The depositors describe the entry as "Molecular model of the cryo-EM structure of 70S ribosome in complex with peptide deformylase and trigger factor". This is an experimental structure of RNA (A-site tRNA) from Escherichia coli, with 66 nucleotides shown. The reconstruction used 194,157 particles. An Rfam search finds the family "tRNA" in it. Rfam classes the family as a transfer RNA. Gene Ontology term of the family: triplet codon-amino acid adaptor activity. Released in 2021, the model rests on cryo-electron microscopy data to a resolution of 3.4 angstroms.
RNA sequence: GGGUCGU
RNA sequence: AGCUCAG
RNA sequence: GGUAGAGCAGUUGACU
RNA sequence: UU
RNA sequence: A
RNA sequence: CAAUUG
RNA sequence: CGCAGG
RNA sequence: CGAAUCCUGCACGACCCACCA
Numbered sequence: 001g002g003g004u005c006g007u
Numbered sequence: 008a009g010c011u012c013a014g
Numbered sequence: 015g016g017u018a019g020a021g022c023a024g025u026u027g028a029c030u
Numbered sequence: 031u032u
Numbered sequence: 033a
Numbered sequence: 034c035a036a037u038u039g
Numbered sequence: 040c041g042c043a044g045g
Numbered sequence: 046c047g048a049a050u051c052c053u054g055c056a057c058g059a060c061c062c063a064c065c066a
Base pairs, nucleotide, nucleotide: 001062002061003060004059005058006057007056009022010021011020012019024037026035027034042054043053
Other pairs, nucleotide, nucleotide, family: 002062cWW008009cHS008020tHH009039cHS016047cWS025036cWW045052cWW053054cWH
C1' cells in the first nucleotide's frame, strides 16, 4: 500500500 | 451493560 | 430481523 | 460477626 | 466467602 | 444460596 | 448499540 | 411495516499480502 475483521 | 461478551 | 441478553461485579435478603 |  |  | 439494577 | 441511504 | 443486524458509504483498533530477472 491493498483487502479483511471488530466496538 | 462497569468489565468480559453471545446474538 | 422486533432498546438487546448471559456471566463476573455492584446491591439486597436468607444463614452466622 | 464475616 |  | 435466592433475588435486583444497568 | 459512535453518522447518512432502501 | 422495519434496522444492533440477514445489508450499504465512516471514526477508533487489529489480521495476510506490498521493485527485480
NCBI's taxonomy places the organism under Bacteria, Pseudomonadati, Pseudomonadota, Enterobacteriaceae, Escherichia. The 2021 paper behind the entry is "Structural insights into the interplay of protein biogenesis factors with the 70S ribosome". The entry is indexed under Escherichia coli, ribosome, nascent chain, protein biogenesis, peptide deformylase, trigger factor.